[PDB]
C1' cells in the first nucleotide's frame, strides 16, 4: 500500500415532525471475537452508501 474482516442486543435512553453512530441532552454498558468506538468524518428528510478507528492477510 493492496485484499478481507469492521459485528450482535441495538434505531442506547431521552428528545424530536423524523432523530437509527454521526441536530442536541443523558450515557457510553455488554455480547461473540482475531479485531470491530453505543463512533472518529462525509452523505440521508429520516433511512441507506462509503470511510476511519481496531484484527487478519500479503
Nucleotide at each position: 500500500g493492496c485484499c478481507a474482516g469492521g459485528a450482535u442486543g441495538u434505531a442506547g435512553g431521552c428528545u424530536u415532525a423524523g432523530a437509527a453512530g454521526c441536530a442536541g441532552c443523558c450515557a457510553u454498558c455488554a455480547u461473540u471475537u482475531a479485531a470491530a468506538g453505543a463512533a472518529a468524518g462525509c452523505g440521508u428528510a429520516a433511512u441507506a452508501g462509503c470511510u476511519c478507528a481496531c484484527u487478519g492477510g500479503u

58 NUCLEOTIDE RIBOSOMAL RNA DOMAIN: 58 nucleotides with solved positions. Released in 1999, the model rests on X-ray crystallography data to a resolution of 2.8 angstrom. An Rfam search finds the family "Bacterial large subunit ribosomal RNA" in it. Conn et al. published it in Science in 1999: "Crystal structure of a conserved ribosomal protein-RNA complex". It comes from the structure "CRYSTAL STRUCTURE OF A CONSERVED RIBOSOMAL PROTEIN-RNA COMPLEX". Crystallisation conditions: PEG 600, MAGNESIUM ACETATE, COBALT HEXAMINE CHLORIDE, SODIUM CACODYLATE, KCL, pH 6.50, VAPOR DIFFUSION, SITTING DROP, temperature 310.00K. Protein in the same entry: RIBOSOMAL PROTEIN L11. Ions in the entry include magnesium and osmium.